[PDB]
RNA sequence: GCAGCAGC
RNA sequence: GCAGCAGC
Ligand code: J48
Numbered sequence: 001g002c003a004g005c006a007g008c
Numbered sequence: 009g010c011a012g013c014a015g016c
Base pairs, nucleotide, nucleotide: 001016002015007010008009
C1' cells in the first nucleotide's frame, strides 16, 4: 500500500 | 470521520 462483502 | 485484534 491492497477491502462489494464485517463494525461504530 | 473512525481499528485492541485478521489476510496479502
Ligand atoms: C473489516 C472487514 C472488512 C476505519 C475503521 C474501519 N474495512 C473495510 C472490511 C472494508 C472491508 C473492513 C475503515 C476505516 C475503523 C474501525 C473499523 C473486520 C471496527 C474484524 C473485527 C470493530 C474487528 C473489530 C474498509 C474502512 C470490530 N473501517 N472499521 N474488519 N472497524 N475500511 N474491515 O474486523 O473484519 O470494527 O472497529
Notes: An RNA structure with a sequence from Homo sapiens, in which 16 nucleotides are resolved. The 2019 paper behind the entry is "Structural insights into synthetic ligands targeting A-A pairs in disease-related CAG RNA repeats". Crystallisation conditions: 20 mM magnesium acetate and 1.7 M ammonium sulfate. Method: X-ray crystallography, resolution 1.5 angstrom. The entry became public in 2019. The model includes bound CMBL3a (J48).